Solved structure of RNA (16S rRNA) from Escherichia coli, 1519 nucleotides shown.
It was solved by electron microscopy to 1.85 angstrom.
The depositors describe the entry as "E. coli 70S ribosome with an improved MS2 tag inserted in H98".
The entry is indexed under MS2-tag, H98, ribosome.
Nissley et al. published it in Rna in 2023: "Interactions between terminal ribosomal RNA helices stabilize the E. coli large ribosomal subunit".
Among the 49 different proteins in the entry, which are not shown, are 30S ribosomal protein S8, 50S ribosomal protein L14 and 30S ribosomal protein S21.
Rfam match: Bacterial small subunit ribosomal RNA. The literature on the family includes a 2001 paper in Science by Yusupov et al., "Crystal structure of the ribosome at 5.5 A resolution". Its family is annotated with structural constituent of ribosome and ribosome in the Gene Ontology.
Ions in the entry include magnesium.
The reconstruction used 601,617 particles.
[PDB]
Context: bound to proteins that are not shown
RNA sequence: AAUUGAAGAGUUUGAUCAUGGCUCAGAUUGAACGCUGGCGGCAGGCCUAACACAUGCAAGUCGAACGGUAACAGGAAGAAGCUUGCUUCUUUGCUGACGAGUGGCGGACGGGUGAGUAAUGUCUGGGAAACUGCCUGAUGGAGGGGGAUAACUACUGGAAACGGUAGCUAAUACCGCAUAACGUCGCAAGACCAAAGAGGGGG
RNA sequence: CCUCUUGCCAUCGGAUGUGCCCAGAUGGGAUUAGCUAGUAGGUGGGGUAACGGCUCACCUAGGCGACGAUCCCUAGCUGGUCUGAGAGGAUGACCAGCCACACUGGAACUGAGACACGGUCCAGACUCCUACGGGAGGCAGCAGUGGGGAAUAUUGCACAAUGGGCGCAAGCCUGAUGCAGCCAUGCCGCGUGUAUGAAGAAGGCCUUCGGGUUGUAAAGUACUUUCAGCGGGGAGGAAGGGAGUAAAGUUAAUACCUUUGCUCAUUGACGUUACCCGCAGAAGAAGCACCGGCUAACUCCGUGCCAGCAGCCGCGGUAAUACGGAGGGUGCAAGCGUUAAUCGGAAUUACUGGGCGUAAAGCGCACGCAGGCGGUUUGUUAAGUCAGAUGUGAAAUCCCCGGGCUCAACCUGGGAACUGCAUCUGAUACUGGCAAGCUUGAGUCUCGUAGAGGGGGGUAGAAUUCCAGGUGUAGCGGUGAAAUGCGUAGAGAUCUGGAGGAAUACCGGUGGCGAAGGCGGCCCCCUGGACGAAGACUGACGCUCAGGUGCGAAAGCGUGGGGAGCAAACAGGAUUAGAUACCCUGGUAGUCCACGCCGUAAACGAUGUCGACUUGGAGGUUGUGCC
RNA sequence: GGCGUGGCUUCCGGAGCUAACGCGUUAAGUCGACCGCCUGGGGAGUACGGCCGCAAGGUUAAAACUCAAAUGAAUUGACGGGGGCCCGCACAAGCGGUGGAGCAUGUGGUUUAAUUCGAUGCAACGCGAAGAACCUUACCUGGUCUUGACAUCCACGGAAGUUUUCAGAGAUGAGAAUGUGCCUUCGGGAACCGUGAGACAGGUGCUGCAUGGCUGUCGUCAGCUCGUGUUGUGAAAUGUUGGGUUAAGUCCCGCAACGAGCGCAACCCUUAUCCUUUGUUGCCAGCGGUCCGGCCGGGAACUCAAAGGAGACUGCCAGUGAUAAACUGGAGGAAGGUGGGGAUGACGUCAAGUCAUCAUGGCCCUUACGACCAGGGCUACACACGUGCUACAAUGGCGCAUACAAAGAGAAGCGACCUCGCGAGAGCAAGCGGACCUCAUAAAGUGCGUCGUAGUCCGGAUUGGAGUCUGCAACUCGACUCCAUGAAGUCGGAAUCGCUAGUAAUCGUGGAUCAGAAUGCCACGGUGAAUACGUUCCCGGGCCUUGUACACACCGCCCGUCACACCAUGGGAGUGGGUUGCAAAAGAAGUAGGUAGCUUAACCUUCGGGAGGGCGCUUACCACUUUGUGAUUCAUGACUGGGGUGAAGUCGUAACAAGGUAACCGUAGGGGAACCUGCGGUUGGAUCA
Repeated sequence: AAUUGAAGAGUUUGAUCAUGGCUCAGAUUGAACGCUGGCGGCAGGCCUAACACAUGCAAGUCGAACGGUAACAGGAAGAAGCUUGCUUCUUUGCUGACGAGUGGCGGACGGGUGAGUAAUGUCUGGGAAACUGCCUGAUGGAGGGGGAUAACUACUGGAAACGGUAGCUAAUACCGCAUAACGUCGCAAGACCAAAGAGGGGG
Repeated sequence: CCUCUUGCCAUCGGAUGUGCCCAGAUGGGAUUAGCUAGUAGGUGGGGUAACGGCUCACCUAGGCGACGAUCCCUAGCUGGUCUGAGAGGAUGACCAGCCACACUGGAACUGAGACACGGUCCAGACUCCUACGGGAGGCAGCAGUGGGGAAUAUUGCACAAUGGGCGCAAGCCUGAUGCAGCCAUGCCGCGUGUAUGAAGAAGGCCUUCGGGUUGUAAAGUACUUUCAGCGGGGAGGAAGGGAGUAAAGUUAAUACCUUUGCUCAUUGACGUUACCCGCAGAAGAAGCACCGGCUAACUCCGUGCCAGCAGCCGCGGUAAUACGGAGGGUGCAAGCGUUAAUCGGAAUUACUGGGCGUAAAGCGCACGCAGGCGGUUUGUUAAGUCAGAUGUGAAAUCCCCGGGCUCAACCUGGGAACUGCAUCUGAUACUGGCAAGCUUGAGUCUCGUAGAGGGGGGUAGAAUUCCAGGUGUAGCGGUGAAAUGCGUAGAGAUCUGGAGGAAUACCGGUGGCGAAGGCGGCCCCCUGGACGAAGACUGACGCUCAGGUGCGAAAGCGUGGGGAGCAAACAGGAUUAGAUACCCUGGUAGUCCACGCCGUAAACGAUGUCGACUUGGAGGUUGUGCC
Repeated sequence: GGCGUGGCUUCCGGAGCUAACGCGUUAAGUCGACCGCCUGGGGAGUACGGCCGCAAGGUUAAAACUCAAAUGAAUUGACGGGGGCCCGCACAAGCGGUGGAGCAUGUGGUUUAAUUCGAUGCAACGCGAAGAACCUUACCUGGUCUUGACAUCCACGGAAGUUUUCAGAGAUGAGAAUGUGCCUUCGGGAACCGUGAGACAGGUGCUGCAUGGCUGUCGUCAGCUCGUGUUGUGAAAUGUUGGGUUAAGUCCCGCAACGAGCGCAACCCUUAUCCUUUGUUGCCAGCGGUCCGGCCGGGAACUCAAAGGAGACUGCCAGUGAUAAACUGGAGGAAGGUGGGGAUGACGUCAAGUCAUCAUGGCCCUUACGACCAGGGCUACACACGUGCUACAAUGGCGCAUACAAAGAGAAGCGACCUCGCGAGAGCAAGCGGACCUCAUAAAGUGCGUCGUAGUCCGGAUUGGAGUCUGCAACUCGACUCCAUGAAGUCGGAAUCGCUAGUAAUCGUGGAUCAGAAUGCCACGGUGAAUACGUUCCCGGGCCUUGUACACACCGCCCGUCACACCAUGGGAGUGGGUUGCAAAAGAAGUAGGUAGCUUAACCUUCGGGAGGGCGCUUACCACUUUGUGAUUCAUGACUGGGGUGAAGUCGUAACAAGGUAACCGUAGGGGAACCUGCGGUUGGAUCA
C1' cells in the first nucleotide's frame, strides 16, 4: 500500500418539449465462418451423439510368505565329430533367478464424463450416536496342535469358452486347543474372545 | 543356539479418511392448491459401524402446505469467470474442492473401504464366434475410427523429474505426469529494416489545364542484421541410487544391520534444449475492414427504383462522398472482418435508482382476518443494532507490494481481501419483548343542530292516455316540404263524469345528504351517519390491508304482478343513388312493483386510504361565542 | 349590525411542483404508513385453462406473428356544412349577351406522306402568330452537298465583278464572252473569289423537373417581415393584438414594447378650369376689299398648338366624436374628400409558362438530327368545345337629300385633280417626310318617299358565270368587284358571361404586322341608358377568435365488410408418438427365513454316530416384462374462427371541424359493411351572437 469511481448518439414531428420503444458505439468467448498469414513464449482445443466403436496401450508387484522349476545364466556329478581348447554335451532347484500356481498388498487410488439429481446433492455454520488399510505413541502377547487345497500327476467332458473325477503337496492360506485384560457381555459374581513367520550375520 | 532387522496378535491413544444429524442458503412455473397411511409420532422386537420408520408388530391420528407443500419444466454445486462505477446481471469451459455416473435395468459378493470404469451374477438391446449344443464383448482412461456437427488435435517420446502401487531394497508398473506433434483459438513479445534522398522523376488519379496529389514514397546513396537460414560452442531442470571406506551404535562378536561423513565411477524423455558466438545479405516476411449521419476517413467514372447496399435512420427513378470499380484517405495489423452469445449503455423491473390527472398505470366503493406500520414517560430485557475478541471463511483467482524468466504474457514470496457464519464478552441511543403509567391519536356519555341518508306505509295536486256522455262541424295531426295516420260511422276543439299508471312544476341553488352507486311533493313508523358547545369518562383500544366478505347506475336474466306516458325491435310514410338511418305516423320488450340473479359503466376529480406541515383573496352552506 | 371560532363546500391565485396543460392548505406542494397498479404500438383484455353465471357474459390471463414507431402537451399554419367583423359586378336591382343558325377563328379528335412545334382548369383554346400561296417553315415526298448555307485559322491559285449559253423542276453542271482592279519597301500583304486538309462549324435535336432572363397567377389583395428589448425549457410569441377609424398594417388612442424595411399613399402620365409667353402650316372678334371661299390686306382677341405657371389641402364653416383620428353635411369653386382614367404588382404560391426569341449546364447527331432545292402540307373533316362576326327585321330594309368627330399613318410610301370603267380598278399625274399634301364624304343621326309583318323589298350562306389587283406565281390556298343564286335563321334546352356612367349598348374611324391578305388585336371619337332597397343568400378575399386525429395541409385524413394470395394462430370427427399416475399380473439373479430329500475334511464321540456346513427344494422382497384405465405433452387432421400482410380491386363514408345526427363508455336489440337505435353515464363537445 491493498475500492482512482460513473460520457452518450440516431430514430415518431412542419417544427417543439416530454414520454417511449427500437438501434448503435464498449468489453468478453472452449468460438465458427470469410479474406489473409512471418517467428516465438505461455496457455487452450468434441460446447453436438451419456452415439457406435477396429487396433495398441491405460494395474500391477512381492522368491525377504509358500510348494516349486517351465525357461535361462551359470556353479557341480557323469558325456559324441575334431581347432589339442574348444564348443556341442546329458544330468543336477545347488545358485543367481524365475513361466505357471497358492498367499499378501494394490486393483475403492490415479484418469474420464456431466446422464441423473431442484435436494440422500452443493455452500456456510453448528453437532452426536460411529467405523477407519497403510502411517504413528503406549502396554503386553507371540505357546501347542490339526485337517486340507491348488500347482503337479493320471484319466476324462466340450468346437470353443469353460469344466469333471481320482491321487500327491506347502505356507505369513485355513481351523481347533491353550493363554486372556485397563477388551466384550454383565449391576455384580462371573462368562467369553487372538496371533505368523521370514531374512542378515555369527564364536 | 546368540543377536539384529522386519513382519504377526490384543487393547487404549494420535492422525487421516469416511458414514450420520441440524439451521440458513441454493432455478423457473399458481392457466400446478391441496399432498401424505411407514404416512407423523409412540412402545417393543429386529437391524446397522453408528442415531434413526432403517424395518416389523401393536397403539395414538397425526405430518406437510400460500414463509408455496404436491405436481410440471429446466439444471450437476462451489471456489470462481465475464460484464458493471457500484449494487446488480449473466455464467460454472480450463484449474482446484464436493457430488453423481461407468452399454441399459437390477443385485449382491469380497474387502478397512465398493454395492466396484478396464471385478462377479442376472436380465435387455446391439456386435461378434459356433461343430447350432452353446459361447464372447462394453474407449464418458490415452491415442484413434465411423457418425453428428458451424466446429475442436497425434493410433508420438519417456518414466529423466514430481507423484502413485508393490517391494527390505535393487527395481518393476504407471496414456497420472513430464514432454513432443497438430491448430493464429486466446494472451504477450518481436520482426517484416535504418538513415539520407526533389528529379518534388516516371506512371496512376483529380484538374478550374495553371497545376494538385500519390511524395521522401520509389529509385539512387550510406548503413544495420534482430528473427528466419547455416556453422560451430553450451547452462539448468540429476535430487538420488550403486559400490567401496572410516567412525559410531549394536552385540558374544572388528560380524550383520542402521546413521553419519569420505571417496569413487555413473543416471535427461525433452534434445540438434535455453542461451551465447561467428557467416552472407535488405535479403526470406502485409494483410483486413471501413470512408452519408451516428463514426475517424472524398472524389472520378460506371449503373439509372435496375444491379445492388443496409445495424438504425435510410440509399438507388442521369449530375449517387450510401450501389460497383478506381485514385486518395481512415482504423486495426499477423491479423482483420462477419455471425453467434453475455453484460453494458437501459434510471428500459428503478435495492442503490422510475412511474400512475391527460403519455402505460388508483381496484367502482367499502369493511376487514393474515401481514406491514405504531403517540408519549419510566423501569427492565438485550432479540434487532453497535463495539471488541476467538474460531472458521481450502489453495488457486482478484488487488497491493516485492522477486524470477532479456521484456511482457507467464511464474512466484509475503500481505490485503474473502463484505459471511458461529461463539464469547461489552454498549443501551434507536427498534422489538416485558411491567407500570400518561392523554395529545382513537373511542364512550350528556345537550342541541342541519340534511332529496336508508327501509316501510299512507296520501295530495298538476298533467298525459283511455272510457261514457253533452255542444259542435270539417277538418286534425305532422314536416324543411310532404305523406303515412286520424276524421261525416262525427274527429280535432270544448264541457262533464269515471278508470288507471307513472312522475312529483314552482321552491331549486358550481344548495344539501350519502362509502361509492346514488338520493327530490306532503305525512307517519322504523333506522344509519355527520357536526357544534361545555364538560365527564376509557387509556394507544390506532392506520393500512393480499386473500375474504358486503354494497354496487343503466341495460340484461328468472318467477309473479302491473302497464298511463315513453320506446330498442318491428311496420308503414318520407329523404336519398341507396337510406336496413337521421325526420314523420304507429309500436312490442322494457321502463314500474315484489323477490332472486347479473357485477359491469368516460362506476371520472380519468387523482387509493390515513396523518402532519406550508403565503393569500372572494363566496356558499351549517353550527357556536362575545358585543 | 361588528368582532371571533368550528364542519362541509365553490371560484381565483402565491411559493413550490409539472413535459406542458395545469395543481395550488379540499395539492398534482413538503413528508411519513400501507395497499393497488404500469413497463413500446398492434395482436388482445383476445385465445386456451380455471372460477363464477340460468344465460348474456364477468373474472383471472397468454403466445406466435408484425411495426419503428404508437403516445402526451403545447406551437405555427391550413381547414371547418365553428363564431364575430368587413370587402369585391360576389349576390341582389338592372341592361345587353353566350348556349340554337350561317359564317370567321382557335382547340380537341379523326384523317394524312405530312397535316411542324408549343400553350392545354380558373391562370390553354382570335394563346406564341403584330398577319402560312412561294418565302415564312421548323413538317412531308422526291432531287442533291459534305470543313459545309453560316465563322476564324493554313496552304495553293487567282482581283472582285459584268453580260452568255445550254441541260436541269430547281438546287446545280458544263462550257462562252468581255474588261483584271486598290494600297502597294517591284518581298508585296488584304476587300473578294474558288480549291485542298482538319481543329471545327452547324442543330427550331432532348431535358422549363438542371438553369438565367422574361411572363401568368392569387391580387393592386393589404399584407409580409426584421433589429433590439421582453415572455417561454422550447417550437415560438410580442411588436402586427385592443377601442375607434380608413380605400389602405390609413390614421389616432391605448399597450412590453421601442424602432425600422418592403408593400399603402405621395412623387410620374393623361383628362376637367384658368393665367403668362409665341402665332404658322393653326385662328377670325373688330376694321378695309372680295372671285362669297380667312379668299386678300390685315389683326393677336377668340379656338387651338405647347412650354412655363395657378389650382383641391378635409383648406374654410356647422354638427357628431374620446379635448383624438375621423365621419355627416354646407359654402366657394371648373373640379370635393383617392375629382375621372392610366402606369406602378410586397414576401411569396403553383418543380405554373417558355431550352422554338435569346442565353445557358448536361445529353445527343455530325457524308446527318447539319445544308440546298422544287412540289406538297401547316387550309384535311363522320365529329366535340372555346372566342367572335352577321342575322332572324318595322326602334327596321331600301332610295333620294343633308348635318356633326376624335385619334392616327405616309417616300420601294400616302397618292389628289382630270379622263376611262356599272364596279373592283386603270391611265395621266399634282402635293406632301406633313397643324400645309394624301389616306379621307364618319356612321349612327335628320328630312322626304316606299315597303306593310311576308321567310318578306328580312337574312346573305352557298354555288354558276364574268373580272380586278398584288405578286416570279393566287389549282391546292388571296382579297376585292359585277351579273345571277337567295341556305339556315321567325330571338335560341339545361346552363352560362360582361357591365355601376360618359359605363353598358350601339355607331362609325385609325394603326401595327403587312407585296397582297382582319369578323382578331391595339387605339379613337359619336350617340348614350337601366339599376343598386340591401348583405337574408351564394363565389374570391381580408382581420380577430375557436375546434382539429389535417402539415404537398379538406382535392387532407380515415373505418369496416367483401374478393384474391400468402403467413402465424384458436376450434375440429379424430389419429399417431413421448412422458407419467393409478390398479393389478409377472418373478431371472441375489440376499434373508424355513426345510422333507441328498451330501459331508478341521469340532465332539461311548466309534454307532452327533453337532455344524453345503446342495436341492420352498417362502419373502424385487429387475425385465404384461394388462386395464387415466393424466399430460408433442405432431398431425377434411373443414372452420378470428388475426396479420400484400398491387392504384368492389361497396359504401363511421371517425377527425358542430365531420354535416357532438363523440365516447357500459348494456341490449337490429342491420351487407363501416354502423344504427333504445336506456343510463362522461366531457375527453362546437356555438351562444